Background: This is an experimental structure of RNA (The excited state of HIV-1 transactivation response element (31-MER)) with a sequence from Human immunodeficiency virus 1, with 31 nucleotides shown. The entry is an ensemble of 10 models. Method: solution-state NMR. The entry became public in 2023. It comes from the structure "The FARFAR-MD-NMR ensemble of an HIV-1 TAR excited state". The work is reported in "An RNA excited conformational state at atomic resolution" (Geng et al., Nat Commun, 2023).
RNA backbone atom coordinates (compact mmCIF):
# COMPACT_ATOMS: atom_id res chain seq x y z
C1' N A 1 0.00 0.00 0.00
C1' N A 2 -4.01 -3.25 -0.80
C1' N A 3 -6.94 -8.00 0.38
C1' N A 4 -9.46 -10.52 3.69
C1' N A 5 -11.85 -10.60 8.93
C1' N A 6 -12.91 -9.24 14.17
C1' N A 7 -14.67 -9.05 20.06
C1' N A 8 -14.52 -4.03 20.89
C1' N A 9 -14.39 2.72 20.27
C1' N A 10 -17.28 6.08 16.74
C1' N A 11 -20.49 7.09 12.61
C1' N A 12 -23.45 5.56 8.33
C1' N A 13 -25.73 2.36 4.31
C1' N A 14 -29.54 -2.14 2.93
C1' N A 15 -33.36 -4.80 4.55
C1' N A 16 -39.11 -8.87 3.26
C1' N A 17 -37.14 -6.35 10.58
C1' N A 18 -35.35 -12.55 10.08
C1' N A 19 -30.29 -11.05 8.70
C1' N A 20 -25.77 -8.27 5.65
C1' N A 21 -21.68 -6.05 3.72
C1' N A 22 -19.04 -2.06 3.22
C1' N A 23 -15.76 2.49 6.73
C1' N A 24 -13.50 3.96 11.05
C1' N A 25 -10.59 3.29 16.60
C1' N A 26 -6.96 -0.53 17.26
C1' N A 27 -6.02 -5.28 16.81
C1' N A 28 -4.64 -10.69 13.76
C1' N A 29 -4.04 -13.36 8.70
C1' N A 30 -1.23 -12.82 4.10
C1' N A 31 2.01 -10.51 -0.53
RNA sequence: GGCAGAUCUGAGCCUUCGGGAGCUCUCUGCC